The RNA has 19 modelled nucleotides.
Crystals were grown from: pH 7.4.
The entry is indexed under COMPLEX (COAT PROTEIN-RNA), COAT PROTEIN, RNA-BINDING, VIRAL PROTEIN CAPSID, RNA FRAGMENT, Icosahedral virus, Virus-RNA COMPLEX.
It comes from the structure "STRUCTURE OF BACTERIOPHAGE COAT PROTEIN-LOOP RNA COMPLEX".
């Protein structure tokens, strides 16, 4: 980066996890 979360938020942000 994705991905999924009956994860969180002050909500276009953060978390954790399996690729």
């Nucleotide at each position: 980066a994705c991905a999924u979360g009956a994860g969180g938020a002050u909500c276009a942000c953060c978390c954790a996890u399996g690729u």